[PDB]
Context: one part of a larger RNA, bound to proteins that are not shown
RNA sequence: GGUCAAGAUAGUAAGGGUCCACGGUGGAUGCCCUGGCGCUGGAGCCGAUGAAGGACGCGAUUACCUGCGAAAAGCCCCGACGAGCUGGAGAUACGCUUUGACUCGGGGAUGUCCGAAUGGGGAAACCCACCUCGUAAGAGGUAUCCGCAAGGAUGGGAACUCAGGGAACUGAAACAUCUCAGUACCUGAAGGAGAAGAAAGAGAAUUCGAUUCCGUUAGUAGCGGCGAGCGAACCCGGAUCAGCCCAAACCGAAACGCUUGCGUUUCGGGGUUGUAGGACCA
RNA sequence: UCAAGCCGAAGUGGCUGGAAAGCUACACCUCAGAAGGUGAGAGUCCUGUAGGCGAACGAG
RNA sequence: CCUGAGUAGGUCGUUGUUCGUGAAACGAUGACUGAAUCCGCGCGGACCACCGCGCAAGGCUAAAUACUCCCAGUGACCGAUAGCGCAUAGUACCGUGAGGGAAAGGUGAAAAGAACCCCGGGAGGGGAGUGAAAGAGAACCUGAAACCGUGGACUU
Numbered sequence: 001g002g003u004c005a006a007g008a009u010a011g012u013a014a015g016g017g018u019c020c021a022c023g024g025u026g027g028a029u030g031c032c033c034u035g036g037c038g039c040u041g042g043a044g045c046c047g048a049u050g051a052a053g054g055a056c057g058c059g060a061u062u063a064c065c066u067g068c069g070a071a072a073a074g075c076c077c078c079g080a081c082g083a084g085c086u087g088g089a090g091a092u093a094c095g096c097u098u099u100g101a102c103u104c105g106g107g108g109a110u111g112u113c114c115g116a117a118u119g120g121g122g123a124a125a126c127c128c129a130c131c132u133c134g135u136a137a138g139a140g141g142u143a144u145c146c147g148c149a150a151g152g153a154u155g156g157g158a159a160c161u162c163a164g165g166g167a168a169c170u171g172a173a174a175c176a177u178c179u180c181a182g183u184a185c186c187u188g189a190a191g192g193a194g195a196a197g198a199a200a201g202a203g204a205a206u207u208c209g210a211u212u213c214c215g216u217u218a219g220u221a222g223c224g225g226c227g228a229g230c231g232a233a234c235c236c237g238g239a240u241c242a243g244c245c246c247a248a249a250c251c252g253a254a255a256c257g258c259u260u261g262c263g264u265u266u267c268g269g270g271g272u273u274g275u276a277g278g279a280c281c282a
Numbered sequence: 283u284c285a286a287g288c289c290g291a292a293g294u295g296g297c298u299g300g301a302a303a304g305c306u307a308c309a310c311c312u313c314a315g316a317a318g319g320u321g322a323g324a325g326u327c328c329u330g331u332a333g334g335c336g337a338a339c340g341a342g
Numbered sequence: 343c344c345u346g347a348g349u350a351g352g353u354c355g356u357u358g359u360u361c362g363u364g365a366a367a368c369g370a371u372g373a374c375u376g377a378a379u380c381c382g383c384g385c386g387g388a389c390c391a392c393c394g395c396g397c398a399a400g401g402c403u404a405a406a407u408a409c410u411c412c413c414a415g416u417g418a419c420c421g422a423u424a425g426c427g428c429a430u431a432g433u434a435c436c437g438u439g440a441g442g443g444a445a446a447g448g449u450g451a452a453a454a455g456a457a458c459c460c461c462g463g464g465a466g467g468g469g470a471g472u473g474a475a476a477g478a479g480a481a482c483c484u485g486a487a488a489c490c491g492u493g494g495a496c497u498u
Stems, first nucleotide, its partner, number of pairs: 015498010030483001031448002035420002037417006043410002045156002053114003056069003060092001064088002075108005084096002119128003129142005143154004160191001161189005171178001175225001202207001212239004222230002243402003246346001252267002255265001257262001274380001276345003283341002287335003293308005309326002311315001317329003351375008361387001382397005435442002455482001458469004
Other pairs, nucleotide, nucleotide, family: 013014cHS013015cHS025488tHS026485tWS026487tHS027485tWS027486tHS028485tHS029484cWW033422tWH034429cSS035425tSS035426tHS036425tSS047048cWS047116tWS048118cWH050116tHS050118tWS051117tHH051155tWS052115tHS053124tWS054125tSS057072tWS058072cSS059062cHH059087cWH063089tWH066073cWH071109tWS074109cWW074110cWW078338cSS079337cSS080103cWW081102cWW082100tSS082101tHS083097tWS083100tHS084101tWS086094cWS088089cWW114124cSS147149tHS147150tHS157158cHS157191tWH158192tWW159192cWW159409cSS160408cSS161194tSS166182tWS166184tHS167183tWH168181tHH170179cWW171228cSS172227cSS178227tWS178228tWS182183cHS191193cSS192408tWS192409tWS193407tWH196211cSS197210cSS198243tHS198403tWH199209tWS200383tWS200396cSS201208cWW202395tHS203205tWS203394cWS204386cWS210405tWW211406tWW216235tHS217234tHS218233tHH219220cHS219231tWS220232tWH221231tHS222360tSS224227tHS224228tHS224362cWS227362cWH228362cWW239406cSS242403tWS247272tWH247273cWH247345cWS248271tHS249278tHS250269cWW251268cWW254266cWW256263cWS273274cHS273345tWS285337tWH286336tHS290314tWS290332tWS291311cSS291314tWS292325tSS292330cWW298302tWH299301tHS299322tWS300321tSS301321tSS313332cSS316330tHS320324tWS324327tWS348376tWS349350cSS351376tHS361364tWS364365cHS377398cWW378399cWW420424cSS421429tWS422429tWS424429tWH426430tWS427431tSS428431tWS428446cHS431445tHH432433cHS432443tWS433444tWH434443tWS437439tHS437440tHS449453tWH449478cSS450452tHS450454tHS451473tHS452473tWS453476tWW454472cSS454478tWW455479tSS455480tWS456470tWS456479tHS456480tHH457470tHS462464tHS462465tHS471479tWW472476tWH473475tHS473478tHS
């Protein structure tokens, strides 16, 4: 090796798992810089000849940006550069330039409308006017505040300065004095800085010698529900170092104030302090 | 003194590589070797740098 | 003869500096008063005397001090969740308003940025070509992880 029997054992993956391989997704890591942040030093005001900040416009084509202004991505003068140029814009066209463009550096010239806005109005950037020069086109003026006038002031600044006003949380292990703290914030003024300043001072050497700033004195004197906690200055060492002028008594007036060689403030005159200076007579 | 600027010293060959500024061989400048650009890392390729000069008009 | 008067000084209310009322000096004002002129006056921390130091009531004044919009230089500062909020934007977006408020990057050495052919309306991709590389092709340096898949191994 044929079928009854009894027993044992494999593979199938609908889908799943782990690993591998290859993608996807996503934008970490590394690389880079076109962007930032500190400190150092520099420089430090703008505006009523209109500021800061905008609106609307100018381009062959233009939405955004940039530059500009109705003379609009530019106009002129000077200097530099010396071959390109025609903004980022990247794109087609028209072009312009060694008679010197473009990109400069520095002066000018135009600079619409709004805005301190300021002719008047007004929900910014739009509405309505009056005066003068005039040919329309167009140009100039028209706000208040100080003054005689020239002229000056409005407004805008990042932080810094000075001043008027002035918190609370918090801390004190609770909370009132106290602390936070004259901080925050507000307002005003101003400059490139400001404030402060030329001893009725500091002081205890009969010393110093305007102010500000730094170091130090020194957590020292002191202050304090003597609590929490707050907290000097003088000497000394440095940075920098300047002090200059006016009122005041007396020569002049001049207009006005008076009972008859006088004094309230104006301009010259002379005068500016403590080891007191000034005057008037020397 | 500051600006706008101008002048400014001195390298070639080979080798790898897509390209050299790298490697290599010899060589020069330096009052200049700070720096950035160039197909990758250059003193001598470019711009520069040390140094020198510089205006009518400006501004302190 | 002068040398800064309704002020120094005071009382009341208060405050400054270390000064919280304390023995509270002195400065400084709000309210009331209110001096001396140099044989004067203020201070020296209650007050007195002595001793000293200083002349108030007028003003101005460079320099050393502060800050950083702005320009420069440097960095045991950052390198795209960092560094300013922004590798530009006070824009997008939110709020009636005051106000608040983003993410942000990379072809290549050079555009040489892909004529041309193929599928597709397109999008998108496959070629060709340029380039060192297209293992850079414009959703363009690297391209980790979660997360989605395809194929295989051993498995259920």
Entry title: The large ribosomal subunit from Deinococcus radiodurans in complex with avilamycin. Shown are 498 nucleotides from a PDB entry: RNA (23S ribosomal RNA, nucleotides 1 to 535) from Deinococcus radiodurans R1. It holds a match to the Rfam family "Bacterial large subunit ribosomal RNA". Crystals were grown by vapor diffusion, hanging drop at pH 7.8. It was solved by X-ray diffraction to 3.43 angstroms. The entry also models magnesium ions.